[PDB]
Context: bound to proteins that are not shown
RNA sequence: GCUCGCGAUGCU
RNA sequence: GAGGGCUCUG
RNA sequence: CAGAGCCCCC
RNA sequence: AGCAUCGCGAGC
Numbered sequence: 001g002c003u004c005g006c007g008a009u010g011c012u
Numbered sequence: 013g014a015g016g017g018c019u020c021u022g
Numbered sequence: 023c024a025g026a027g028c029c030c031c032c
Numbered sequence: 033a034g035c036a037u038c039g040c041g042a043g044c
Stems, first nucleotide, its partner, number of pairs: 001044013015030008
């Protein structure tokens, strides 16, 4: 740096 | 980008 | 028949 | 049903 999962706040 | 409603307009 | 404002929703 | 931001766990 990216991917996957869980949460949260937003966007359209 | 849609759906249900209320209020109003033409 | 057609449009708008506001609510709710996906 | 995608994306953003942030946190948690894991993988590459």